The RNA (23S rRNA, nucleotides 1 to 535) from Deinococcus radiodurans has 484 modelled nucleotides.
NCBI's taxonomy places the organism under Bacteria, Thermotogati, Deinococci, Deinococcales, Deinococcus.
Crystals were grown from: ethanol, dimethylhexanediol,MgCl2, KCl, Hepes, NH4Cl, pH 7.8, VAPOR DIFFUSION, HANGING DROP, temperature 291K.
An Rfam search finds the family "Bacterial large subunit ribosomal RNA" in it. Its family is annotated with structural constituent of ribosome and ribosome in the Gene Ontology.
The structure was determined by X-ray diffraction at 3.1 angstrom resolution and released in 2001.
The work is reported in "Structural basis for the interaction of antibiotics with the peptidyl transferase centre in eubacteria" (Schlunzen et al., Nature, 2001).
The entry also contains Ribosomal Protein L4, Ribosomal Protein L22 and Ribosomal Protein L32, not shown here.
Keywords: Ribosome, 50S, 23S, 5S, Antibiotics, Clindamycin, Peptidyl transferase center.
Context: one part of a larger RNA
RNA sequence: GGUCAAGAUAGUAAGGGUCCACGGUGGAUGCCCUGGCGCUGGAGCCGAUGAAGGACGCGAUUACCUGCGAAAAGCCCCGACGAGCUGGAGAUACGCUUUGACUCGGGGAUGUCCGAAUGGGGAAACCCACCUCGUAAGAGGUAUCCGCAAGGAUGGGAACUCAGGGAACUGAAACAUCUCAGUACCUGAAGGAGAAGAAAGAGAAUUCGAUUCCGUUAGUAGCGGCGAGCGAACCCGGAUCAGCCCAA
RNA sequence: AGAUUCAACCCCUCAAGCCGAAGUGGCUGGAAAGCUACACCUCAGAAGGUGAGAGUCCUGUAGGCGAACGAGCGGUUGACUGUA
RNA sequence: AGUAGGUCGUUGUUCGUGAAACGAUGACUGAAUCCGCGCGGACCACCGCGCAAGGCUAAAUACUCCCAGUGACCGAUAGCGCAUAGUACCGUGAGGGAAAGGUGAAAAGAACCCCGGGAGGGGAGUGAAAGAGAACCUGAAACCGUGGACUU
Repeated sequence: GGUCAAGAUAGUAAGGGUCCACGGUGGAUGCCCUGGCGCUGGAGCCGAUGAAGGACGCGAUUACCUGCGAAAAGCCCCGACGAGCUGGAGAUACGCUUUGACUCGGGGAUGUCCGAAUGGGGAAACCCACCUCGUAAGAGGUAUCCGCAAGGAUGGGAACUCAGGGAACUGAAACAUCUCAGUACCUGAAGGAGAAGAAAGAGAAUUCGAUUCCGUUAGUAGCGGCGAGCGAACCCGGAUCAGCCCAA
Repeated sequence: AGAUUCAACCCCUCAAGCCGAAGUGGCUGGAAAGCUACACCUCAGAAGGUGAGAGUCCUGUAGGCGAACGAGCGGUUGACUGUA
Repeated sequence: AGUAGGUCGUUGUUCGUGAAACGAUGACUGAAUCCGCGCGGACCACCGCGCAAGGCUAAAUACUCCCAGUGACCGAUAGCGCAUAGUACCGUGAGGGAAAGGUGAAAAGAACCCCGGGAGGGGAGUGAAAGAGAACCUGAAACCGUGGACUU
């Protein structure tokens, strides 16, 4: 150095696992604001000289929002302002402008169709008409109720007010009884507020002295299957202060 | 003397709105209103915006001014109105 | 005056009938009118208060569509349902009904070059920063992946 024999043990891992670095997905979160809610104060009716809310339509190009109306992003006058503007769209072009735009202020002529609608009809935004004036065009009128000579009304409001009608679940650990409730809700009328308002009253002091409303009296008196529960009022403080008529 | 109201006047509100005081240099910067060295105004340092937070940049803020004539708590006179 | 009052049916004030009154009408009835009449909680005398059957009547009070200020209110699964839509959408209809955030101070928003039809990405430049680049603040977690370590 070799061969054999025995034994032990390493590594492999296209998939997995744990952790890290790096991302992806997604959206929390932190900041912000082009956004809301609430309290207080303010403010408070609109409509037929046709509403609220919509249909349709103007933009040089634009479907929407939308300014508006066939004189749709605007028209006229007065005020302010000040040179920019030319609706949000930041887009192209054409322009309007300190012999004062635009915008902000206030008033007017404008205001298609539907819509209580009130010409007639109607499954709204559509269809059919009549009368009058008047070149074509276009414009005005054509509902019902009261007075009929003026005029007014029926329509629509978030909440609030009064009036007409009026539950049940629920609670009494059941339930016809009451409670819930005279509330929910439906409808009618009106206003910015309404309701109520001068007491044939409360009530007891022979007092106050329209009504409303807040505190308190009060949760007392009282009511009740006296059960669950319900629930005043005068005195008093305070808000605010009002009286006029009418019939005989 | 009283109320709604017609005509004329009305200050002051409320709206359009107007006037409205007082600084830079240096430094860290991508820009300052931040740091720093002084100054100034202020009945005006309420607020927002400014390439990061300012009383002294701007709009405004205190304050003052403030329309033909717009409704309006409303005041005055002449009308008128039922009452007194 | 056909009201007050009365009878029967009921209700309201705390009074759901309770001895239970009064106000009120619902149906039948039916006074007085001024020494009257009504009420004073069955009723009665006295006494006390007040007068109906007629009406209007400012303000104090309530609420919020709306506007403003403010709020030891919020901040985008918070807040009104919506940083704006009652739309999109579902339903014949009445009705029901979202989600929606932010590039930078300034667009100065990527001429131009490279791979691909396109999308997209990479350079240059802008330029504090694109480790802000277009739906673009920060951008966590679940989730999917690449590489490495240990290891099965």